């Protein structure tokens, strides 16, 4: 510079670690489905 | 049992088994150029993990993930702004 993939960017902190945005997954009514 | 992420599902043969092989649903790349689509050709993938007898769909709302692998390139048509 590109590719699979949601998996990127910014921020805090002296550092293990943490926040947000973005994106994405799961859960989760009516109604429906189901029975 | 049931189910979730994922393209990664099913079938066959061989093996006591771990598993190996072949096919297959399905899927990826193939950059002339920022994003995207279709066709032909070519090269490939078709793994792995998890929840724990529980989850249909589901607006609001809640909650969790930010990895791990790498180095593709032939051609034609079309769209966005």
């Nucleotide at each position: 510079c590109g590719c699979u993939g949601a998996a990127u960017u910014c921020c805090c902190u002296g550092a293990a670690g943490g926040g947000a945005a973005a994106c994405g997954g799961g859960g989760g009514a009516c109604c429906c489905a189901a029975u | 049992g049931g189910g979730g992420u994922g393209a990664a599902u099913c079938c066959c043969a061989c093996g006591u088994a771990a598993g190996u092989g072949g096919g297959u649903a399905g899927g990826g790349c193939u950059a002339g150029u920022c994003u995207c689509u279709u066709u032909c050709g070519g090269c490939c993938c078709g793994a792995a993990c998890c929840c724990g007898u529980c989850a249909g769909c589901u607006a609001a709302c809640c909650u969790c993930g930010u990895a791990a692998g790498c180095g593709u390139g032939g051609a034609a048509a079309g769209a966005g702004g």
The RNA (C-di-AMP riboswitch) has 116 modelled nucleotides. It was solved by X-ray diffraction to 3.05 angstroms. An Rfam search finds the family "c-di-AMP riboswitch aptamer (ydaO/yuaA leader)" in it. The literature on the family includes a 2004 paper in Proc Natl Acad Sci U S A by Barrick et al., "New RNA motifs suggest an expanded scope for riboswitches in bacterial genetic control". From the family's description: This family represents a conserved RNA structure found upstream of the ydaO and yuaA genes in Bacillus subtilis and related genes in other bacteria. The ydaO/yuaA element is thought to act as a genetic 'off' switch for the ydaO and yuaA genes in its native state. It is believed that the element may be triggered during osmotic shock leading to activation of ydaO, a predicted amino acid transporter gene, and members of the yuaA-yubG operon which code for KtrA and KtrB K+ transporters. Rfam 15.1 lists 7,607 matches to the family in 2,262 species. The work is reported in "Structural insights into recognition of c-di-AMP by the ydaO riboswitch" (Gao and Serganov, Nat.Chem.Biol., 2014). It comes from the structure "Thermovirga lienii c-di-AMP riboswitch".